Solved structure of RNA from Escherichia coli, 69 nucleotides shown. The depositors describe the entry as "Structure of the RNA binding domain of the Bacillus subtilis YxiN protein complexed with a fragment of 23S ribosomal RNA". It holds a match to the Rfam family "Bacterial large subunit ribosomal RNA". Crystals were grown from: 20 mg/ml protein-RNA complex with RNA in 5% molar excess, 5 mM Tris-HCL, 200 mM potassium acetate, 26-30% PEG-3350, pH 8.0, VAPOR DIFFUSION, temperature 290K. Method: X-ray diffraction, resolution 2.9 angstrom. The entry became public in 2010.
RNA sequence: GGCUCAUCACAUCCUGGGGCUGGAAACGGUCCCAAGGGUAUGGCUGUUCGCCAUUUAAAGUGGU
RNA sequence: AGCUA
Numbered sequence: 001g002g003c004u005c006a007u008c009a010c011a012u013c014c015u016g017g018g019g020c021u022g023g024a025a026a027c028g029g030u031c032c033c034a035a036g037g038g039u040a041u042g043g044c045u046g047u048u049c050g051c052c053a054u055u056u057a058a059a060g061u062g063g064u
Numbered sequence: 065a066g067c068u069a
Base pairs, nucleotide, nucleotide: 002067003066008062009061010060011039012038013037014036015035016033017032018031019030020029021028022027041053042052043051044050
Other pairs, nucleotide, nucleotide, family: 001068cWW001069tHS007063cWW014057cSS023025tHS023026tHS037058tSS040054cWW055059tWH056058tHS
């Protein structure tokens, strides 16, 4: 000086199958049974608590 | 805290 580290925690969000049922349809509800997964990358006058951009199906905080 | 231009 390039790519490679996490395990957790409270969150939060995305993705099924099946009986029944609402509805003219579009779209829903309910109960049973799930299996996994995301919360990232990069910018900004060297007077801080942000702002912005993409691309994520899902775009947050804290402890070493 | 490692593999490498």